[PDB]
Context: one part of a larger RNA, bound to proteins that are not shown
RNA sequence: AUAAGUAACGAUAAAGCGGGUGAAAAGCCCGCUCGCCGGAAGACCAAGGGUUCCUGUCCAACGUUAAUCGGGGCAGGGUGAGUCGACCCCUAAGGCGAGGCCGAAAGGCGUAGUCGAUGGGAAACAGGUUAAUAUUCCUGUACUUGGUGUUACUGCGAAGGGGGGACGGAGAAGGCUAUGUUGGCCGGGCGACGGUUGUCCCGGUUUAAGCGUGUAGGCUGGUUUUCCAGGCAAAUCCGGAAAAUCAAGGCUGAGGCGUGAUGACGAGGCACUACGGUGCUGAAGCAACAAAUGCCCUGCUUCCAGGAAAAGCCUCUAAGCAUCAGGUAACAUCAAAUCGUACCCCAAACCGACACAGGUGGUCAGGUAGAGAAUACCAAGGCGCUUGAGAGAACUCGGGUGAAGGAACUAGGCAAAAUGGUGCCGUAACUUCGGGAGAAGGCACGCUGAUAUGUAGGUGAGGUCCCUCGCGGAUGGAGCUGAAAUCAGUCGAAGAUACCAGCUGGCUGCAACUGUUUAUUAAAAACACAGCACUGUGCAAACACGAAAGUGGACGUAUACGGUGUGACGCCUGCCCGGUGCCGGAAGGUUAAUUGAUGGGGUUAGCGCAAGCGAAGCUCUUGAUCGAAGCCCCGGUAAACGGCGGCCGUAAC
RNA sequence: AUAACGGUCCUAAGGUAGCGAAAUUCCUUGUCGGGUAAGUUCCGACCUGCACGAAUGGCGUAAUGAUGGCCAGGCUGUCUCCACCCGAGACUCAGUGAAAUU
Repeated sequence: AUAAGUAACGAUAAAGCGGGUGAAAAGCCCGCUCGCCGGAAGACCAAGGGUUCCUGUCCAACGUUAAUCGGGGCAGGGUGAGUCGACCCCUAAGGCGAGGCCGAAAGGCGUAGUCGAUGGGAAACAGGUUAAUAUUCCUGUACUUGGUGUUACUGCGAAGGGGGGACGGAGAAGGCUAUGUUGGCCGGGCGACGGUUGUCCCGGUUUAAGCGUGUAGGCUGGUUUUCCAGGCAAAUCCGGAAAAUCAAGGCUGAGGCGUGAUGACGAGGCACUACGGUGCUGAAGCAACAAAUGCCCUGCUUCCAGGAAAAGCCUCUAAGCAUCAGGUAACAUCAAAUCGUACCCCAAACCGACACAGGUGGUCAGGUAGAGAAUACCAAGGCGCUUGAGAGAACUCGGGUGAAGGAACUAGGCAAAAUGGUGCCGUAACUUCGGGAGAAGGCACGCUGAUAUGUAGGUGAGGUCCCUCGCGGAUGGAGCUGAAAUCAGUCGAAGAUACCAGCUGGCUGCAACUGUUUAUUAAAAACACAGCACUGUGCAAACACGAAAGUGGACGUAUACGGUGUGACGCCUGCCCGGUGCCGGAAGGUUAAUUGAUGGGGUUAGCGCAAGCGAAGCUCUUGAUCGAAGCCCCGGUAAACGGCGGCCGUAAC
Repeated sequence: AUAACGGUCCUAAGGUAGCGAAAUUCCUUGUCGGGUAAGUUCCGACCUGCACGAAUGGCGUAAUGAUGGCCAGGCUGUCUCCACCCGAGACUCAGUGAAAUU
C1' cells in the first nucleotide's frame, strides 16, 4: 500500500439555554436550570510518583473530536517547625560479625558486638493569613528536654541488682464524650397562586491546648522496727521470715466544672470591588433529650490455644570519690541542629505499554427512613465520566409487559419467573438428642381517634431535708423523651406497598463435618481434617539441611518426636508368611581387601668340549593358609507390598 | 428346577461378615415391582458379582455440601409462537481514524 474513509472514539450519571472571550465555542469562563455520587464518585494520609502545585503566556505535537481549555509547551513563583515526621535512644524477625570453629580456593556458621521497624521512647493548641505553605508564618495562650551560673540543702558513683515498661481471645455492661434532635434565645421574614402575625417560615446559636479541680470507675489492707542459706559481689532496693500497730492510706482514672476567654469566632448589616472578592461592624451564643464501633478500658468477667524484646523511667548499692566532684529544688540565662513539608494518592499524577470499566494499606463518618457501615433519597463536598448531531429498518446487546397454555423447551428448568420482613400460631420422618426447623402451613400489618390533652418504660431540674459538706447523699416529681398493645373508625385493587428481602417438599450416590486446590477452561467424590493403627526413635534421639563446623527436631525427652497408611461416629475389620520386603538367628556352605605357603619360568657365578645343566641374588608368575557383613540357610511378621480355586455328580414334577 | 450333601485335582490360602446390574455389571435398556399415557435415567428388589469385600478399609450413618442422579408443588416467553415497547449500537451527517489478510 490493501481492507477503508470501513470498525472504533473506553462504562446508557444527561443535559438545556443566556452572556463573555475568541479567527473560530456542544466541550473554556460566568450565570440560571437539570441530572449523578454522597461508608463516596466527599475529605485527610502512608506507600509510590516527583513539580504533576500557583500565576502569566502559547495551541505545532500530546488530549481518541474542536479547543480560547489541560496533568501539554515555555517562563516566573511556591514547600518557613525545639513541639508534625525523619534523623536520634531502644530493641523483634532477621542481617552482618573482631577473635573463633569449619571448609580444595571461593567461602560456611557463629561469640563479643553491631545493624535492623512493621513495635517502646520529651514537648502546641485555637484563631487569622497566601495565587500557591502552614499545629511550620502572624496573633493569643502554652509546654518539653538539656547545657551553664547563683542560692539552699545534701551521699554521689554501674558495664552490676531489683522494679517498671510489659502486652492473648472472647464477652458483658455501667459511666461518659464526639455527635444529632427538639425547645429556648437572637437576627431576619409576612411571600409570583387559595391561605400564612402563627402552635408560621429561614438562618445562627462555635470556642482549643494548657493550668487548676479530682468525679463515675479500676487496683491494692497501710506504717514501724528485728532477722535471713536468695538476687554472679554489696545493697538502705527486691524476695523471704517474725513482731508490733492502725485500719484508712496509697495508686490509677474518662468525663464534668473553673480558668484560658473583657478575648477569638459569629447570622447578618454597611462600604468598596480594580465586581475576583476586599474592608468595616457585629446579635444570640442557653437547656433538655438521644447517643457511638470513640473514651474510662493495657479495665472488669471468663476461656484455653496460655498471649515480644530492649531502652527511656524509678530504685539499690560496687570499684571509686570524698570538708571537691556529684545529687535535689528555686531562680536566671543559653540551646533545641539537620533533613522532609508543594501536589496526586481507590487515582488522568501509584501498579496495570494508554488520560485503561482492573488492583492499592490507614484515618474521618451528617440527615430521614432502617437492625445496620445494607438500601432509598439527601447535607457538607464533589461530579455529568474529552467526539457530537440526527434517524427511529433488519439484526445484536441490556431491560419492561403479554391472551390461552404452563417445562410441552432442553443434555439438564440453562436462563427467566418465583419466594423474600417482623410478631404470633403451628410444624413430620429421622437423630449422634445438639439437631432436622425459618421444616411445612397460616394469621396480623397503613392511617386517625380514644384508653393516655403521650401509656409502660427511660431521663430527671427547681425546691426540701440531711450530712465525716461535696463533682456528696436520700426524697420528690416539674420539664424532656417514649415503644407496644387494645378498642373504635377510615382510604385504596393492594399497608412487610418503593429500594431491600429464604422458593418449598419427597427419594437416592459420594464425602462425616468447618476448611484446601489446578493464579488464567476442572472446586469435586480430589487434598486436608479430628479419630485410628503400624513402625522408627533412650536424647550428642530417630530424622532433615549441611564436603564441615553446626542448625532444625527441642531449650522438647516415649502421655515425646519422626515416618507411613487409614480418615468423624456406629457395628466391625475374616483366612493366607508360598512370593517380595522387614525383624530375629548364626550352626553349616559360599565369599573382599589383606597374607603370601607351594610349584613353574627369565637371568647367570660356575660345572662343562659341545649339547646342556645350573647355587645365590634379583625378577615374571601360580596362589596354600587367614579373612567380616552379605547371599544360601533357619524362624517370625499382612492396619507390610500383596493373595484369597477348578472339574463332575447328587433330593417324593 | 436347584443342590444342604458327595467324588476328584490343586494351593500359601481358596473371599468370611457385610454389600451387590453398584462411581464396580461386558452381555444389558438383565428380570420383577414403583412412579409416567408412554421411564435406556431414578427408587425398591432379585443374585447370573464379565470384573465387590473388610484401615491402597467393609457396611451403615444424623448433620453438612455453589457436590452427582431422580421426582413433585409453586412459577414462569424455556417452549407452543411469538407480539409490542423502553434504552445502547447498527443506519445518515460532521470531526478523528485502526486491523487481520494480500
Molecule: 23S rRNA, nucleotides 1262 to 2017
Organism: Escherichia coli